[PDB]
RNA sequence: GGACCCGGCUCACGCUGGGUCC
Numbered sequence: 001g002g003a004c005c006c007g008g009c010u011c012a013c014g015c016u017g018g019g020u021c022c
Stems, first nucleotide, its partner, number of pairs: 001022009
């Protein structure tokens, strides 16, 4: 810098911080 995922609330939308390495 960033890939993608994740606990939970919720049918969904939505949301918080993170998970891990050069």